This is an experimental structure of RNA (15S mitochondrial rRNA, nucleotides 986 to 1649) from Saccharomyces cerevisiae W303, with 653 nucleotides shown. It was solved by electron microscopy to 3 A. The entry has 74 different proteins, among them ATPase expression protein 3, Small ribosomal subunit protein uS17m and Small ribosomal subunit protein mS37. It comes from the structure "Translational activator Aep3 in complex with mRNA and the yeast mitochondrial ribosome". An Rfam search finds the family "Bacterial small subunit ribosomal RNA" in it. Its family is annotated with structural constituent of ribosome and ribosome in the Gene Ontology. The 2026 paper behind the entry is "Translational activators align mRNAs at the small mitoribosomal subunit for translation initiation".
Context: one part of a larger RNA, bound to proteins that are not shown
Formats: sequence, C1' cells, structure tokens
RNA sequence: AGACGGUUACAGACUUAAGCAGUGGAGCAUGUUAUUUAAUUCGAUAAUCCACGACUAACCUUACCAUAUUUUGAAUAUUAUAAUAAUUA
RNA sequence: UAAUUAUUAUAUUACAGGCGUUACAUUGUUGUCUUUAGUUCGUGCUGCAAAGUUUUAGAUUAAGUUCAUAAACGAACAAAACUCCAUAUAUAUAAUUUUAAUUAUAUAUAAUUUUAUAUUAUUUAUUAAUAUAAAGAAAGGAAUUAAGACAAAUCAUAAUGAUCCUUAUAAUAUGGGUAAUAGACGUGCUAUAAUAAAAUGAUAAUAAAAUUAUAUAAAAUAUAUUUAAUUAUAUUUAAUUAAUAAUAUAAAACAUUUUAAUUUUUAAUAUAUUUUUUUAUUAUAUAUUAAUAUGAAUUAUAAUCUGAAAUUCGAUUAUAUGAAAAAAGAAUUGCUAGUAAUACGUAAAUUAGUAUGUUACGGUGAAUAUUCUAACUGUUUCGCACUAAUCACUCAUCACGCGUUGAAACAUAUUAUUAUCUUAUUAUUUAUAUAAUAUUUUUUAAUAAAU
RNA sequence: UUAUUAAUUUAUAUUUAUUUAUAUCAGAAAUAAUAUGAAUUAAUGCGAAGUUGAAAUACAGUUACCGUAGGGGAACCUGCGGUGGGCUUAUAAAUAUCUUAAAUAUUCUUACA
Repeated sequence: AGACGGUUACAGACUUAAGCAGUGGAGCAUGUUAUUUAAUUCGAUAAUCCACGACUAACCUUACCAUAUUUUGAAUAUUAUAAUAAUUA
Repeated sequence: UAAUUAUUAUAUUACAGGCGUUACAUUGUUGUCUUUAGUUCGUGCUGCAAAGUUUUAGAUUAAGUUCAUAAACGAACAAAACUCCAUAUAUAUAAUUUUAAUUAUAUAUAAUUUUAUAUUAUUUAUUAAUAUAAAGAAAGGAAUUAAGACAAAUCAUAAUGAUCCUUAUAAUAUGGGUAAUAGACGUGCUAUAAUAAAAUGAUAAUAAAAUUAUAUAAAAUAUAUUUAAUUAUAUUUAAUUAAUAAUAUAAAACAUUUUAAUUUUUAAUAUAUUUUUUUAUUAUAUAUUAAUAUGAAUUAUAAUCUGAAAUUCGAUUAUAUGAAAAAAGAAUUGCUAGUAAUACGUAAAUUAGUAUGUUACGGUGAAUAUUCUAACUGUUUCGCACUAAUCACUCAUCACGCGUUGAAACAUAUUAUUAUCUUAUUAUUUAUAUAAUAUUUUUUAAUAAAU
Repeated sequence: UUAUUAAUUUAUAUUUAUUUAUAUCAGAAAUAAUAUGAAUUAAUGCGAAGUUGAAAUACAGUUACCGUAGGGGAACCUGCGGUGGGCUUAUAAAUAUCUUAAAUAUUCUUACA
C1' cells in the first nucleotide's frame, strides 16, 4: 500500500421529522411457499424474487402427463439409380 | 432424333436434433452500491526500495466543481456541458375546402440569467450570504449510472466450451397438465354513506396522446321494456388507409331531484305574510348506539359474443340470490409542485376472445419542512497478527496411524577398585642340617706289591 | 697308594626342606560405575476429523501480557503487583488606535548639486 473494526469526525439522500394518501383488518384478482397429482411443465426467490421471464395458457403457445407412432429425420457433403421441367437447337 | 442445367423422389453414412447438466467454463445483456464521485496515465520530484506527490494545508460547491497554498505540470475515463420533450421570439412553407393560422415543423436566437445600491462580514475589495429598486417569457423534465466488485440473475431471447441422450434426451397428433387447495407470505382491485354515493341533464361545458390493408366501425332498423332516451345483443354496413371517415358528444366539476341509521321522517285534518315551506293534536313506537334504499362476494336460471370447440377453464348483459365488511395490532409503503391525491377519465401493445396488469395522455389540484437518537454511503483518524484480505485466520484435548526420548517392580552383562579370600611362579628374608657334593680337613678302619 | 667308602672334619660354600615373614599371574566375595532388556505409562514430532472459543489479532466485543496462587471438558476464568509490546490516539469563550491625502507619495533608466 490496502481490506477490515461491535473504530471517530464531518457532511448528504422522501434518510429521520412534517403533511397527504395507503398496506397491516373484510371479500376478490394475480404471483410465491407448502403439499397434492399421471402431469399440476422450467427459471427468479434479502436488499437487487414475489401483475417477476409472461404485452393476453380453452386447442396452439408448451417446454409437463397418458395414449398411438416417425426413424439420415430442419442442415451440408458423398457417390449410384431413375424420371420432371426449362433453354439451345 | 439430339444435348445441357436444374431439380425432385431413394438410400447412403458422417450425422441431424436435445427447453438434458453447467451463469461456478462462457459471449451478449441487465440488477445493486450508482447521478455515486470517484478510477488512472506521461514528464518531473522525494524515499535504497515496495511506494508517495499530482489525486491539495483551508473553504467551497453538487461533483476529483471551483479558489488559496504546496515539487509539481498536464492529460484520459467519469462529473459538468453537447443531446431529446418542453419554453419564449423571429424567418419560411399552407393560394386557411386535409383549418386545428388559437395550427403544423423546418432553421436560427435566448439563460448554466443580468445588473444596481443594503447589511453582515471577510484572504479588501477582486470577495461572497442576504435585502430586492429594476429587465427578462425563462421555471421544469429524461437520456446518459465510470473502475471495481456481490462466482448477483440469465445455458428457457438466441449463440456457445466441455460433457451427457442417438428407436431417445430426437418427431407428430388426440386429449389432460400449467387452473389443484390445509395453514403462510407479497403486490393490487372493490367496500364499509351525508367534507358523499346513485338518476337526469340535445343550439350536446371543457382535453391530450394514439390506432385503423392480418382494419374500422357513423347514422339507421329490430328486439330485452313500456312514449322516448340510456345500456346490452343482433341487421345493414356509410365514409377513411386517413392533419379529411371511425374508434369518440372525456369524465370529474357545476344546477337539480333523491338518500337508510334519523320521531332529523311521512300521512290526516287545522293553520298563515317561511308555502318546493312552519306551527298545532293525533298515527308513523317491540320500542335509539351498528346490521340499509351501503357493499356485490357466492349461487339458480334464460340468453349472447369469439372460435371447429368454453366441460375440466373465456368474457357478457337479464331476472332472482345479497355473504364478510361498522376504517382496521406490533409494524409499514410512495410522494417536496403541476408532485401526492382523485367514485377523473382517455389511447396503445399482447388477441379469433379475455385485464383488478403493463406502457402512454390529458382534467382538477394540495400541505409539510431548517434542532433527534438511529440506517446507508463519500471521504477522513485510530488499530491491525487480514492480503483470493473478517465468509480472513486460529487456540487446545478428545478421537485416527507412524517416529524418538524419559521412568521403572526389577533382570543380564562389561570394566575398575581396594583396610578382603585363597594363589602358580619367581624375588628379598630369616633360619638347622650323616648335611645332599665336595672343599675342608681330628682325621680313622682298611686298601694295594714288585715290597 | 690316596682316593674310597663308611663314616668323623668344617667352616667354607653349598641345597631342599625353608624355619618366619613380605611382594607377585590368576581367579572368590564385595564397592562403584557404565551397556542392554522390562509388564505398565509420560512426553512430545509428524501426517487427517469433531467440542468450545464472549481463545487472540478491531475498543477482537471482559485491554493484552509478565510473575505468582487457586479453580475449570479444553481453549482458559479469577485474585495481587508490574509493563505498554493501548489510550501523547494529544488541536480556541476574550472582540485592537489620531496628523499635515497629495500643488507633496505613487514617476524617476547614471542624472545629482
């Protein structure tokens, strides 16, 4: 040289005090956690996640589950069969 | 009748494909300290050097923004300016029937405002903080958030290294999942009434900003519902791909009527100079401190949109249903001005369809602040045993294995010592000998010849 | 005939008895040391986990350490004195004055008088 201190001294922020209007209560809407389910599909999840990715999940979206079923399949090379068009003639 | 290039089918293996794992392998993006004031470089200097100065005693701002000093002088990334929406003025376009000329948008100007005296002061005037005569239209907003970090989020926007699936971990369709519901928790919507909620307001009180070729829906006519009107659906679709049609007569304000708890009321008659009204006497009294004419959750039943199709699961009007809520406990959220608030509405994105969400637009418009402990930061001063740095590092005995040294009932050797046992050899001693041989010598028996 | 025996000299040497002692190789017991073992257990040195650390380093959250004494599973706790290898890490209540203000100082370039 720094990084740390349950180190000190200044200050600054809607920091704290003010003032309005709300959450904390009641129904409901959305997003989490828990469980549950065949699946309730994957991520975010202190500040810096929770109307977040998602500016619209009936099918599609969809990435999950249950049935049934495709295997050179979206692509590019490699040689061998054919045919199909379009131009010269 | 040639030919040439495309192609297609097939099939042929390398493979294609993985929304499988890893953001702690990664690119690109973001979140937070962060609108924070900080990160460094080039020549000088000072230390032997790692380093320090610049990057600033002291004040300033808002800021590493300025000034006063000082071994410093400059510079770069940040901060400021430049920029966009707004402001004023001008100038130019529109033959003012795309009228909004009160407008539209091209260019320029202006302000990061100037002075004048006042008072405290004070680096002395060259100075700031105020006072506010004056002149000015002049007052906001957002974009930009450095270096380092928190292995912060992202391999589900796409792209990627390693791996891991190859008749699956790769492809299709029918359905069912994402939507279930015990206790939790965020962020919102709607209430709980009289400083406040419904119904009406047609010479239609008053906006801004957007959308319309993967549209839009004027007027009008039908039904729910009877004069209408108003709201929901259908029928037709006018005009416009749009400074012209349409979405679309903003709404709150502001007159009026009403409005339970409330006997604070309504009737009957009488009053009279309160007449949309008051004063009498009766009724309005299961009978004054919460349960409507507030609230609209939850349900029954017609029915209608969009779609092939709302069963699990979509939005709508209609009659019925009419629950909790009587303003909310520790705690807690956002806002300093056109902000908060608003039972003020309006438009767009995502749709075949469905916002209590998101993104934008305007209307009406506040009060509150110059003395708190705390909380974060930018630097600072004191300590430092940290340095991939406090999620640091680091002290033990007790449990694991191996090594070496102590101690210790006691055992076995080796060496050395003497006031101690025997003890070979020799050495010195003493001491008696037919002496052992002699010598020596009393000598004594003899020897023995040729005597 | 002088050895040659026995005996008899006879002090001369003699010898082994020694008569008595003293030293001495070696080995006996004893006293010392050292060396190697020992059932059992004490230490520490190495390599790897659990309990607690108001260990200890910051005011390490009870200032640490030195000496000594007692007490604890262990780090450690407590008492008495000492050291700083911590506090020097120190930084305002006292407020300030008169002589010729300029026709003069302010100028001045090797001139003075």